[PDB]
RNA sequence: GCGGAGAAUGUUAUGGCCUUCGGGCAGAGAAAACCG
Numbered sequence: 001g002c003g004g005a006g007a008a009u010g011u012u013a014u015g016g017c018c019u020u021c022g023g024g025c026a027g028a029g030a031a032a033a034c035c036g
Stems, first nucleotide, its partner, number of pairs: 004034001016025003
Other pairs, nucleotide, nucleotide, family: 003035cWW005033cWW007032tWH008031tWH009030tWH010027tSS011027tSS013027tWH015026cWW015027tWW016031tSS019022tWS026030cSS
C1' cells in the first nucleotide's frame, strides 16, 4: 500500500478530528482511531 470493515461514535457542524505547524479532513453506507 490494503485486509478484519458496509467497524465503531457522530449527524446537519461557534464544534469533532489529522498535521510534515505551511496547512489539511470529513456527515447515516462519516472524519478519527486501533489491530495484521